[PDB]
RNA sequence: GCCGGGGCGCCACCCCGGAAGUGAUGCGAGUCGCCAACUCGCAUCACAAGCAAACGCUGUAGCCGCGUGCCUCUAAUAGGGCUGGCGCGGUUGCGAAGGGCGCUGGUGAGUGCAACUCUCACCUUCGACCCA
RNA sequence: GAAGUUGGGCGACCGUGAAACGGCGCUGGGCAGGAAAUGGCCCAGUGACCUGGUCAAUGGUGAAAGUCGGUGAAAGACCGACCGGUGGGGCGUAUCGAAAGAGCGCAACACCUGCCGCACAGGAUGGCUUCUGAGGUACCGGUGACGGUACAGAACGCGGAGGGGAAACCUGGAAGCGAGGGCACCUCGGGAAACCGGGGGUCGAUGCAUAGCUCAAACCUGUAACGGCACCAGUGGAGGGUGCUGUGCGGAGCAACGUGGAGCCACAGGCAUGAAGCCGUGGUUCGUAGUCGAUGAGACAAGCGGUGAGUAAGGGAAGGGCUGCGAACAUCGCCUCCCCGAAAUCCAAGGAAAGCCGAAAGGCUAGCCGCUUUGUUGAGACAGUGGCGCCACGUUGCGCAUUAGCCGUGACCUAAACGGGGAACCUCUUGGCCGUACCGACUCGGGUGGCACCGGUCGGGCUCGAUGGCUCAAGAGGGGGAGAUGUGAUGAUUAGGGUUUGACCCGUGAUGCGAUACGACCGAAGCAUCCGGGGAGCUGUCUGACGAAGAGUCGGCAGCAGUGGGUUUGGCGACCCGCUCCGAAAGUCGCAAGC
Numbered sequence: 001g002c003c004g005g006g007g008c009g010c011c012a013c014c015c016c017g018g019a020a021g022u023g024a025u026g027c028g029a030g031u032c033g034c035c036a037a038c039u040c041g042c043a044u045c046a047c048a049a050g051c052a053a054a055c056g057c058u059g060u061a062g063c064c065g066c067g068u069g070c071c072u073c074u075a076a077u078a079g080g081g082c083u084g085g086c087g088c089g090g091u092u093g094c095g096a097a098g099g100g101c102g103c104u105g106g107u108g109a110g111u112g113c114a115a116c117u118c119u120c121a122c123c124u125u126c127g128a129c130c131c132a
Numbered sequence: 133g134a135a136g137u138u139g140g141g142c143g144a145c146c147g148u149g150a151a152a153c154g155g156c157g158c159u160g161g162g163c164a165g166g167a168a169a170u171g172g173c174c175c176a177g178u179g180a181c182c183u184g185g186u187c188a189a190u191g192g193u194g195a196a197a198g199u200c201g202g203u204g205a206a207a208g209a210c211c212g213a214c215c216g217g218u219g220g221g222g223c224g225u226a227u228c229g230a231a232a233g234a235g236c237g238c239a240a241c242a243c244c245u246g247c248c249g250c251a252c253a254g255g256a257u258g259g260c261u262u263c264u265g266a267g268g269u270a271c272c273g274g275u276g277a278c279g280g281u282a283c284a285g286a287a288c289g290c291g292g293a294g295g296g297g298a299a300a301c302c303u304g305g306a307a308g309c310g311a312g313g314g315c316a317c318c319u320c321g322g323g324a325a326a327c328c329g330g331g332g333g334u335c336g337a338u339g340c341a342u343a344g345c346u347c348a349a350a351c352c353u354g355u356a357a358c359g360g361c362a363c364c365a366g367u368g369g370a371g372g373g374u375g376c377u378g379u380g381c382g383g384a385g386c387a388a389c390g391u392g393g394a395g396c397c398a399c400a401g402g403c404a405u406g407a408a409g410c411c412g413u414g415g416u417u418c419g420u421a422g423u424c425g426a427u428g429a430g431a432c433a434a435g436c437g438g439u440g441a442g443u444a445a446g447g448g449a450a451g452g453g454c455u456g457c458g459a460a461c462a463u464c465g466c467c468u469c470c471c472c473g474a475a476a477u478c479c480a481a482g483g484a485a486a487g488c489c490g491a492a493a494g495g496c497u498a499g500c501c502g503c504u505u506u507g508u509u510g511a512g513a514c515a516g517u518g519g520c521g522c523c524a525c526g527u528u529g530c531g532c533a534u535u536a537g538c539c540g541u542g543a544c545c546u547a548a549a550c551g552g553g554g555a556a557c558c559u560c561u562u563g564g565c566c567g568u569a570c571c572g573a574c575u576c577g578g579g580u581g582g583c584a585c586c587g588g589u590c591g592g593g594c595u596c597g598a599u600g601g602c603u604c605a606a607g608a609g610g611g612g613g614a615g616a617u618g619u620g621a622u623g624a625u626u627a628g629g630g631u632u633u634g635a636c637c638c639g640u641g642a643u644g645c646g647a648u649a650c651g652a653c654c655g656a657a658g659c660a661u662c663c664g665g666g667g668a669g670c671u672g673u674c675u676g677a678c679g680a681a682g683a684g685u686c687g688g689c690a691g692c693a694g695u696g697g698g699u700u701u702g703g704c705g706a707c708c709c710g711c712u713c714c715g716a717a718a719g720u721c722g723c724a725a726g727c
Stems, first nucleotide, its partner, number of pairs: 002018001005015003023045006056727003059094010069082004098131003101127002105123006133464002136461003141345002145552004154182002156179008184545005191539003198214005216244004222238004227234002247383005252354004257350001260339001262337002268283006288310003294303003313335003317332006359377006385530009395520005401411003414654003418651003422514003430509004434504002437501003446471003450468003478483001487496003557610007564602003570592004576587002618723005628714002636666002639663001641662004669692004674688005693712002696709003
């Protein structure tokens, strides 16, 4: 190490364990109870030496249909879209949250004759984009 | 070569509803400031404005072709002339610039209804989404946190009162200071004109959001604008200019149908391949033909012919690469192709301007069209099915001035607009209670730099209980805007709507639209219409009160049902307690399932 047991500005950082069946085979005593469990245990055996940690996320590309609007494109259908356009259904992949790269705004510095408007490094916004 | 969308402001629900609040125009009156004038502020009216969609009926106002002359029955149209406004050029300068370019004048050419109506685009203001803003000042309301109304910013920078957060940090019309721009704003001077100068008015950020919402109205303008690309000059870009983006539609034909002509769109994907065949949907006693083809479909290239250059403006169902994008789509640019096609000017009078060389004859080549026991690489092409508009002609109807446009009336509708409420959680305020007390915030500082205590400041400092804490009550502010695991709770006996003229709910009842290879059929969920059913706790023939004294209304209770929750209880059954019209959403919290 799991939980800190606890403390000093959060002091820092220290002590420091609050270890740990570390398992099965049953069973009950469980706000809980035919159980599709558990509290808190226990019986039995026990690896008869093995040996508590997933907690931590659940979003996204859309497409098809119905109702209701709109833009661009073509002579029109086709195409690309407007959070999946929106509202209600159906359905196929990806992911299940990590990391890059861009943008909003900011801070500080420099190139600088001249800088809010150039560049560099961080903070932050989303991440629809990309890599896993 | 750009990089805009897919990828950043709003997007929930309920109610009102094209009416209203609000703005803007106009009319009247008043105010500040200023020589005027534009503009700014207040008050009262008013409206073809912001401010819609579909269907329907008849209404009310009401336009126009730059001018002249011919043709004609007619003329804005057809034709001609003239005058305007643009374009590429040439020449000149009264001019501005180092140049490139800009202004002005002259002549030719090219293009344009030069007019009206509606859209659209630009610039300043304007108030709309979002922000400043859980801000500041004044007044009003409240004990208070706070609420309402009004006012305050050219961009931008320095400051840092205030606001948010646990901190880093974010926000910053609180002053003050620096800057002095835009106006397709006013007015007066100067020049013929670009432009220059004097004096005023006004101006927060965002819309550099493709498109559902806002960016509107209104004034001026008609390409004058940020950005982008190419070119010119460079004093070799943190620049100065030019070209394009950077105006369109209608103004007399349109719609339906028929007869011909030409053209376009879709047939994607996987396995496989002498290039066939098979597969795929929710499911079919379902189908996707045929010809030619690895003894080369097609594409590209190279030769051989014909033709052979035409700049500007104009026209066309014409085309295209790279650059940012992962990648697709579209736009701007920059090129290419086809029809029509000048003039100014220069000249040897041939031609050049108007592909290259040439003075000229002439020479050369891009490009276009067709063709090759030709080269590289290799699988479809033609058709078929379904769809799409275009053109010519014909028929019918409507229509070409009491027209278009604008406005008006009625029914329905709502991603306009206006209004309403909203839980968890966070932070405050006023009460009630508690309890010891002396503490809390402190620019900082010696020790632990903050920092133990303490020093300097402010307040409490017994009002004993005054600086802290409560499953306490009442209140205030922020928070709150739907795609996609399954089932719940909460928000929520809410917001809001309703009581027979019925809000709403359920149909496994019909009818139609309606499934992911393509075409046809059947067709689940969902949707629309028409049908049906339920739907306002129940009554006591209770009781009180009200109504009036009565009907009745309001309860109180009884039981009765419906109806949830828990108890012995994940589904043990049974038992008790609550409830009586319908009914959202954002958000918050479980359980189960999947990585």
This is an experimental structure of RNA from Comamonas testosteroni KF-1, with 727 nucleotides shown. Primary citation: Ling et al., Nat.Struct.Mol.Biol. (2025), "Structures of a natural circularly permuted group II intron reveal mechanisms of branching and backsplicing". The sample was in a buffer at pH 7.5. Method: electron microscopy, resolution 3.04 A. The entry became public in 2025. The PDB entry is titled "Cte-A695U-branching,Mg,active". The entry also models magnesium and potassium ions.